[PDB]
Context: bound to proteins that are not shown
RNA sequence: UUGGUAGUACACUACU
RNA sequence: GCUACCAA
Numbered sequence: 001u002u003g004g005u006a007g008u009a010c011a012c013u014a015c016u
Numbered sequence: 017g018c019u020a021c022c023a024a
Base pairs, nucleotide, nucleotide: 001024002023003022004021005020006019007018008017
């Protein structure tokens, strides 16, 4: 670099 | 795009 397999994550939460 | 594993 290519091809394959498997993923891809987090605030509000309030006088209402 | 990013990540882990595998093959070249």

The PDB entry is titled "Structure of the La Crosse Bunyavirus polymerase in complex with the 3' viral RNA". The RNA from Bunyavirus la crosse has 24 modelled nucleotides. The entry is indexed under HYDROLASE, POLYMERASE, RNADRNAPOL, BUNYAVIRUS, RNA. It was solved together with RNA POLYMERASE L. The organism belongs to Orthobunyavirus lacrosseense, within Viruses. Released in 2015, the model rests on X-ray diffraction data to a resolution of 2.57 angstrom. The 2015 paper behind the entry is "Structural Insights Into Bunyavirus Replication and its Regulation by the Vrna Promoter". Crystallisation conditions: 0.1M HEPES PH 7, 0.2M SODIUM CITRATE DIHYDRATE, 0.3M AMMONIUM SULPHATE, 15% PEG 3350.